[PDB]
Molecule: tetrahydrofolate riboswitch aptamer domain
Organism: Streptococcus mutans UA159
RNA sequence: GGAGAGUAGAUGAUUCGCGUUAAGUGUGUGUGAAUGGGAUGUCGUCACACAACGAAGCGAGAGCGCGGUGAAUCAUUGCAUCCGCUCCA
Numbered sequence: 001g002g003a004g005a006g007u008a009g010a011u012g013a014u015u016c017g018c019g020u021u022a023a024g025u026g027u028g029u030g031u032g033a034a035u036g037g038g039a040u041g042u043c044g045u046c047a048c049a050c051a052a053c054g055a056a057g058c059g060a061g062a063g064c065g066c067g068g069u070g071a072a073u074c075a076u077u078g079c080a081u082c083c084g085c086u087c088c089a
Base pairs, nucleotide, nucleotide: 001088002087003086004085009077010076011075012074013073014072015071016070017069018067019066020065027051028050029049030048031047032046033045037083038082039081040080041079057064058063
C1' cells in the first nucleotide's frame, strides 16, 4: 500500500400476529439514553411515560381489504477527522 471485522439506529423483504367498538402509527408534552473497541467534534436519533385530534371497511361466511400497525428472521444501510484491531504479499 491492499483487503476485512466491528453499534445504537434506520430501510426493505418474508413469515407470523395486532387493531379496525381504534390499539398501534403520526403529532404534542415530560423524561431519559444515544452513531462500530478508543479519542475529539454534533448536526446526530431511539426509548419510556402522558395527552388531544384523525382513520375503511365489505362480506351470509370463508375470506378479502384498510392501518405511514407489532414481532421475529434475512438482506441492505449506519456522520467528519484520527487511533486501535484481523488478514495479504